[PDB]
Context: one part of a larger RNA, bound to proteins that are not shown
Molecule: 18S rRNA, nucleotides 1 to 653
Organism: Homo sapiens
């Protein structure tokens, strides 16, 4: 590196396959001193699961009357730190797997002038005669 | 007749209990709100649109009069639901946006603040008791924005005809009017029409089919693979149905059935690892019931809490990178192109060797103090002290007829045992078996089986 070799015959030239040859990627065998990276219960059983954990959350700013602590200022609603609980928010993300699924999913393209949208950001919050 | 602030509860708490048993709850007594409700004042002076009794100036003559003021009423803003009118901004195109009018506005009823912190200040005549003020937090109906989501357009997918006609009663293709839905639509209903697709492979079946970005191979073409860390989808033992919410047809939510399955005092109760570990089973086939929120980010009322997301170490010849197992010097011994005469003897010569023949240098691999590393460690890295002469601190897997690099050396076996991918070898002299010796190939790796590429 745009490459072939053995095997049908007494021998030859072919068709033609079988075998050899190099990689990668699962398993296994034997063997294994150092060091850097690094896959890993997919395939069969999307079979069945003991146990433990994996989703909770408070600031000056919603609610403190636990003596749970605690400075008290002593004539004073509430000093302050706070478990619990109410309220709010999140739990619809992440993780796992590939069973289903063949114009379906999905990819590129395009559309909402055919819709919804916590949050963020910017508007608006005496516009109403009562 | 509250607006200088309205109303009723209920947790936590106290206390009395039930049950074998659960994150089970009952009865009694309190008490909060940005939970649940109920509801003003202010702005607020009016303006605008209909209605118009009355009053005034008018052709004036008996009138026809043309203009004006107006008391009283009835409605008003944004959002909603209709109908009509005119045509401030805009698109390629509106039944757009904005305007005008007539109304409506759902008691499982739209907005129009009865909320909370930190600074504490300013005005006083009418008069000192009131009235004003800055910065936030939370909140809101609506519009835009962000994150999207959902529904659509165009083109694109493996094998199969021993699948050639499918679909259409029970929606198949289209039309009209609805219903439902967040909206467009046979999405569903009623009434109609008879359509729609197919050899340019419909329909049906298979797939050991999730799709793609990509992966292996390696002239150019191509053939295979993609469960697998990014994006999209789908599912949570199987189907089905829901609640809550902006968002789920959610499963570390609920209800039911089916299949498994746990506890029970047999009256009942509790389940869902295709999360992280771990177990059984299945198999040719796959790791620790470890440490931590320090990093990367997410969530929350939040600089502070949490996270088997994630990170870290363990196991780990899946695989990829680097890279020891000796270097130097000298004497012997044989081998090899040598020469000094021609092989004989040498060495002025030159290689190459197997040496348990030295002589003394160099280094890790280990053992290990310390630093460093790190959340704490480990490993690497740095560095004391020990650490090599068969440097026994020991390199292995396959082979030696051909293909295909390497023996017709020796012992054994005798078509046996065995080898051999394929041609073949073995019946008493085996280049092929079983061994020893010696060689060959790759080397911390090499052989075997199978899938796949050339």
């Nucleotide at each position: 590196u745009a490459c072939c070799u053995g095997g049908u015959u007494g021998a030859u030239c072919c068709u033609g396959c079988c075998a050899g040859u190099a990689g990668c990627a699962u398993a296994u065998g034997c063997u294994u001193g150092u060091c850097u990276c690094a896959a890993a219960g997919a395939u069969u059983a999307a079979g069945c699961c003991a146990u433990g954990c994996a989703u909770g959350u408070c600031u000056a700013a919603g609610u403190a009357c636990g003596c749970a602590c605690g400075g008290c200022c002593g004539g004073u609603a509430c000093a302050g730190u706070g478990a619990a609980a109410c309220u709010g928010c999140g739990a619809a993300u992440g993780g796992c797997u590939c069973a289903u699924u063949a114009a379906a999913u999905c990819a590129g393209u395009u559309a909402u002038g055919g819709u919804u949208c916590c949050u963020u950001u910017g508007g608006u919050c005496g516009c109403u005669c009562g | 007749c509250c607006a200088c602030u309205u109303g009723g509860a209920u947790a936590a708490c106290u206390g009395u209990g039930g049950u074998a048993a659960u994150u089970c709850u009952a009865g009694a007594g309190c008490u909060a709100a940005u939970a649940c409700a109920u509801g003003c004042c202010g702005a607020c002076g009016g303006g605008c649109g209909c209605u118009g009794a009355c009053c005034c100036c008018c052709u004036u003559c008996g009138c026809g009069g043309g203009g004006g003021g107006g008391a009283u009423g009835c409605g008003u803003g944004c959002a909603u639901u209709u109908a009509u009118c005119a045509g401030u901004g805009g698109u390629g195109a509106c039944u757009c946006u904005a305007g005008a009018u007539a109304a409506c506005c759902u008691c499982g009823g739209g907005c129009c603040g009865a909320u909370c912190g930190c600074a504490c200040g300013c005005c006083c005549c009418c008069c000192g008791u009131g009235g004003c003020g800055g910065c936030g937090a939370c909140g809101a109906c609506c519009c835009a924005u962000u994150c999207g989501a959902a529904c659509g357009u165009c083109u694109g997918c493996c094998c199969u005809a021993u699948c050639a006609a499918c679909u259409u009663u029970c929606g198949a293709u289209g039309g009209u009017a609805g219903u439902c839905g967040c909206c467009g639509u046979g999405c569903c209903u009623a009434c109609c029409a008879u359509g729609g697709u197919g050899a340019c492979c419909a329909c049906g079946g298979g797939u050991g089919a999730c799709g793609g970005g990509g992966a292996a191979u390696c002239a150019g073409g191509g053939u295979u693979c993609g469960a697998u860390u990014c994006c999209g989808g789908a599912g949570a033992g199987g189907g089905a149905g829901c609640c809550u919410g902006a968002g789920a047809a959610a499963c570390g939510g609920c209800u039911a059935c089916c299949a498994c399955a746990u506890c029970c005092a047999a009256g009942g109760a509790a389940g869902g690892c295709a999360g992280c570990a771990g177990g059984c089973g299945c198999g040719c086939a796959a790791a620790u019931u470890a440490c931590c929120c320090a990093c990367u980010c997410c969530c929350g009322a939040c600089c502070c809490g949490g996270g088997g997301a994630g990170g870290u170490a363990g196991u780990g010849a899946c695989g990829a990178a680097a890279a020891a197992u000796a270097a130097c010097a000298a004497u012997a011994c044989a081998g090899g192109a040598c020469u000094c005469u021609u092989u004989c003897g040498a060495g002025g010569c030159c290689c190459u060797g197997u040496a348990a023949u030295u002589g003394g240098a160099a280094u890790g691999a280990g053992u290990c103090c310390a630093c460093u590393u790190u959340a704490a460690a480990u490993c690497c890295u740095u560095c004391c002290g020990c650490g090599a002469g068969g440097a026994u601190c020991c390199a292995u897997u396959g082979g030696a007829g051909g293909g295909c690099a390497a023996g017709u050396c020796u012992g054994g076996u005798g078509c046996c045992a065995g080898c051999a991918g394929c041609c073949g070898c073995g019946g008493u002299a085996a280049u092929u078996c079983c061994a020893g010796c010696u060689c060959c190939a790759a080397u911390a790796g090499c052989g075997u089986a199978u899938a796949u590429u050339a």